Keywords: Leishmania, ribosome, aminoglycoside, paromomycin, RIBOSOME-ANTIBIOTIC complex. Solved structure of RNA (rRNA gamma) from Leishmania donovani, 177 nucleotides shown. Ions in the entry include magnesium. The reconstruction used 141,028 particles. The structure was determined by cryo-EM at 2.5 angstroms resolution and released in 2017. The work is reported in "Atomic resolution snapshot of Leishmania ribosome inhibition by the aminoglycoside paromomycin" (Shalev-Benami et al., Nat Commun, 2017). The entry has 42 different proteins, among them Ribosomal protein L15, ribosomal protein uL13 and ribosomal protein eL24. The depositors describe the entry as "Cryo-EM structure of of the large subunit of Leishmania ribosome bound to paromomycin".

Context: bound to proteins that are not shown
RNA sequence: AGUGGUAAUGCGAAACACUGCCAGGUAACAAAUCAAUCCUCCCACGGUGAGCUUUCUUUUCACCAUAAUCCAC
RNA sequence: CUUGGGCCUUUU
RNA sequence: AC
RNA sequence: CGCGUUGUUCGGAGCGGGGGCUCAAGAUUGAAAAAUGCAGCUCU
RNA sequence: ACGUACUGU
RNA sequence: UGUGAGUUCUGCGCAUUAACGCAAAAACCUGGGGUGU
Numbered sequence: 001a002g003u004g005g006u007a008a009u010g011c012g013a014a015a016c017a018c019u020g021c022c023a024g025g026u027a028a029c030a031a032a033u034c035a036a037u038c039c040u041c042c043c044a045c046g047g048u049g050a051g052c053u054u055u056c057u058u059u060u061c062a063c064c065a066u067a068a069u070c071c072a073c
Numbered sequence: 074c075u076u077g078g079g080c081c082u083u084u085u
Numbered sequence: 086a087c
Numbered sequence: 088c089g090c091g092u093u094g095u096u097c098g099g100a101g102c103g104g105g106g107g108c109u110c111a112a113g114a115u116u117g118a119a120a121a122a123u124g125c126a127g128c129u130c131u
Numbered sequence: 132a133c134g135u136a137c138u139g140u
Numbered sequence: 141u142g143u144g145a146g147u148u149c150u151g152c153g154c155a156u157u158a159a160c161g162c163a164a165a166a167a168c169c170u171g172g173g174g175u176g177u
Base pairs, nucleotide, nucleotide: 002011003010004009017175018174019173021172022171023170024169025168026167034151035150039146040145041144042142046064047063048062049061050060051059065123069118070117072115074113075112076111077110078109079108080107081106082105083104084103088098089097125139126138127137130134
Other pairs, nucleotide, nucleotide, family: 001176tWS001177tWS006082cWS007081cSS008107tSS019021cHS020173tHS027166tHS028165tHH029164tHH030162tHS033093cWS033094cWS033152tWW036149tWS038147tHS043141cWW053056tHS066120tWS066121tWW067120tHH068119tHS073114tWS086098tWS086099tWS086101tHS089102tSS090096cWW092094tHS119120cHS124140cWW128136cWW129135cWW131132cWW157162tWH158160cSS
C1' cells in the first nucleotide's frame, strides 16, 4: 500500500509484494509489388608487399579484420 | 539520429 | 476538412 | 475537396496541418577490444 | 631462436 | 567512398488464386477479481 502526464501513456536497487478462480495475448504459421539487413561483388581512396617492363601502363594482383554480451540513445 | 506502423491532443 |  | 503510393485508397466512424506518446527495423557514441588478427619489415 | 624491436590498419 | 549491382532478415497483416481461406500443444506473458486491509 505504488505513482506522473488533458491524453496517447511514463517512472523500476530492494512492496509498483502475492495469485483458489476467470479472460485474453505469445508460441502461431500467408502471395505478388516496391523498398531492401547481415553479407557478397564492383567502383572510389590510399598504405604495405609482390608481379611486369625494348616500348607503354600516376600501373596489374593480394591484403586492409572486429564475435557474443552490455551501455547511452 | 533517421524512416516505416499505431495513436493522442489541438485547429475542423 | 468536401 | 485534400493527403499519399510503383501499385489496385483514404478521410466528420476525424483527412490535412501544429505539437506530441509509442512500436518496429536500423544508425551513432562507449565497455568488450587491443592486449586480438593479418601482411610486412628490422635486429644480434 | 616455432627469437625479438617496430610499421600499416 | 558509393541516388553501383545482387541479397526474404525486415516492412508483412483479419496476409494470395480460393466452391484453396493456410496445424496443434507444452511453456510463458499481461489483466480481471481477490489477498495484503